[PDB]
An RNA: 20 nucleotides with solved positions. Released in 2010, the model rests on solution NMR data. NMR data were recorded at pH 7 and 298 K.
């Protein structure tokens, strides 16, 4: 500040 | 199905 995953949390 | 936060990518 963006795109896009995994994972936590309501 | 929201929200939040991380991990990877630019």
């Nucleotide at each position: 500040g963006c795109u896009a995953u995994a994972a936590u949390g309501g | 199905c929201c929200a939040u936060u991380a991990u990877a990518g630019c």